[PDB]
Context: bound to proteins that are not shown
Molecule: sgRNA
Organism: Scytonema hofmannii
RNA sequence: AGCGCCGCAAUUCAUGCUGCUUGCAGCCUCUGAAUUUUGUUAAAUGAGGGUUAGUUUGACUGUAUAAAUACAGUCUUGCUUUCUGACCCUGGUAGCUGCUCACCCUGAUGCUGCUGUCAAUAGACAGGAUAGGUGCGCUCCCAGCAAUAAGGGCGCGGAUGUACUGCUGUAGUGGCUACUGAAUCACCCCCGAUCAAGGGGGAACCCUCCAAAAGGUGGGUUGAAAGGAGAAGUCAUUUAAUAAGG
DNA sequence: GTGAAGGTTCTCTTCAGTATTAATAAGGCCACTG
DNA sequence: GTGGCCTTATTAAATGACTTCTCAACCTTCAC
Numbered sequence: 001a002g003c004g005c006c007g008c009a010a011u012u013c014a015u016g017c018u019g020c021u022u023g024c025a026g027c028c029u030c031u032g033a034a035u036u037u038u039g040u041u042a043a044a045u046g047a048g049g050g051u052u053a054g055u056u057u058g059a060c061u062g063u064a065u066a067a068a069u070a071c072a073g074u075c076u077u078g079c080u081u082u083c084u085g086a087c088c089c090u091g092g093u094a095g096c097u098g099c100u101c102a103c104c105c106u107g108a109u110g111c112u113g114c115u116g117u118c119a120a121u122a123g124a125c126a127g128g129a130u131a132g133g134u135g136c137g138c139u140c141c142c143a144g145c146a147a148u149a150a151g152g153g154c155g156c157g158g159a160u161g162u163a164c165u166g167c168u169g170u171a172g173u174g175g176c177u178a179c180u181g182a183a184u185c186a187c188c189c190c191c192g193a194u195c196a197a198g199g200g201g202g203a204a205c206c207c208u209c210c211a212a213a214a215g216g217u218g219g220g221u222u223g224a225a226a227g228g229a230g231a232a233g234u235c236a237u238u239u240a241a242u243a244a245g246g
Numbered sequence: 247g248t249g250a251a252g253g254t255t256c257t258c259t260t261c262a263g264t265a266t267t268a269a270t271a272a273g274g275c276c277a278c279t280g
Numbered sequence: 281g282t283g284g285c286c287t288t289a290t291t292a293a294a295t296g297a298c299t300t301c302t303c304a305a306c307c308t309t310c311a312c
Base pairs, nucleotide, nucleotide: 002138003137004136005135006039007038009036011034012033013032016027017026018025019024020023048089049088050087051086058075059074060073061072062071063070064069079227080226081225082224083223084186085185091180092179093178094177095176096175097174098173099172100171101169103153104152105151110145111144112143113142114127115126116125117124118123132141133140155167156166157165158164187202188201189200190199191198203222204221205220206219207218210215228303229302230301231300232299233298234297235296236295237294238293239292240291241290242289243288244287248311249310250309251308252307253306254305255304273286274285275284276283277282278281
C1' cells in the first nucleotide's frame, strides 16, 4: 500500500424533536438510520496464556398503577454460558515419541519480533502485556530465518522391476504421560471445604440517634447480563494421512 | 400397606416436494503489449 | 487488456452452523 474494525467530522433523513390541524409542515439538541469522508495534542476500538460453588441478572404473597414496572413481607441452592474488574504467569523435573535436515535457489495462512541490566562470541538475570508497522488489528506489510508449503537445481554411496534410501547432531521443533510452580478471586485479610462448608477479623461511604466538647448503637452498601436440552445425521472451513482411483 | 419395580399402548403418515424478487463481485500473481 | 499458471479424490479430526426426532401416565404386583 490493501483489507477489516473503531471513533471523529459532514450531509441527508426518520425510528428523533417542535406545533395544532392528529397528518402533515418545520428542525437537527437529544435517540437513531442511510456506510460519505478522516486518523489529529482527538475519542473509540484493542487478540500472549491463566485464576472464584465469585456478585448482579430469582420464586411467592400483599399494596399501587395505563403497561413498563415499583414498594413491602416471606423464601432462596451451588446448573450451563456472555461480559466487566482484579489478580497470577511467562514455568520446572523425569520418561515416551512424531516430524524435519547432503547442499543450493525461490519463499508458504511458515517461524521470530516487549523493557532494561549486563554481554564481542553467548545468552543470562530482573521486569512484563506497553510486545515489529497504522487509531486498533490481519493470513497483509517490514526485518531476520526458512529443513520441517509447494516447486526447481544438483553431489557422491546404496538400490535401480514401478520402492525408494543414506549424508542426521549433547541437532531444530512438536505431541503424549507422571509429578510439580502462581493467582484458585468480586471491598480487603486469615484459616478451612472442593461429590460440598463455611468460620473469624477488618477498611471506606451512608442511614439510624445520645442531647453532647467527643465517639458510637442497630443495620446497609461497596460490577453487570443470558438460558431449551439431549440424541442422531449433514454441510462448510482448516489440518493430517493416503491414493493416482473400480 | 405405602412404596418400589415394572407393564402396557398410542392408530395413519399416497405425503411432501418441485416455481419467484435475486445482488457488483467475491482471481492473484508474473510478464508482456498497447 | 491479453495470456499462462494454478491437480483432485477419500477419510479422520477440530471448529462453526443447519436439519430431524423426543420431551406418557395410569395401573399391577410384590414386598412390611